Shown are 75 nucleotides from a PDB entry: RNA (selenocysteine tRNA) from Homo sapiens. Crystals were grown from: 0.1M Na-cacodylate, pH 6.4 0.24M lithium citrate 10-12% (w/v) PEG 3,350. Method: X-ray crystallography, resolution 2.65 angstroms. The entry became public in 2016. Rfam match: Selenocysteine transfer RNA. The literature on the family includes a 2000 paper in FEBS Lett by Mizutani and Goto, "Eukaryotic selenocysteine tRNA has the 9/4 secondary structure". Rfam links the family to the GO term triplet codon-amino acid adaptor activity. The 2016 paper behind the entry is "Structural basis for early-onset neurological disorders caused by mutations in human selenocysteine synthase".
[PDB]
RNA sequence: GCCCGGAUGAUCCUCAGUGGUCUGGGGUGCAG
RNA sequence: ACCUGU
RNA sequence: UGUCU
RNA sequence: CGACAGAGUGGUUCAAUUCCACCUUUCGGGCG
Repeated sequence: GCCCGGAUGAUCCUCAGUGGUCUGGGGUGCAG
Repeated sequence: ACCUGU
Repeated sequence: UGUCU
Repeated sequence: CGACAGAGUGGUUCAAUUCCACCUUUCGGGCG
C1' cells in the first nucleotide's frame, strides 16, 4: 500500500455505561 | 480533605 | 476553532 | 466590549454522544 473487523474524532482530562434530551467512577486548574 | 459552583 | 467590531 | 455559528461527513428516527454507511486517527488480523 490493499483487504478484514474493534475502538477514535471538537463541550476540563480519563474509564465505563445508553436511543428519551444524558448518568455515573476516578482525576485537573480558578473561585468560597 | 470534604463540600459546592465552574 | 471560524467569521464579524 | 461582545455577538453569530459549527460538537468528522451524511442517514434513519418524535428523538442520535447512543443506531447505520462513509472519512480522519488508531490497535489487532491476513497478503508480500

Protein in the same entry: O-phosphoseryl-tRNA(Sec) selenium transferase.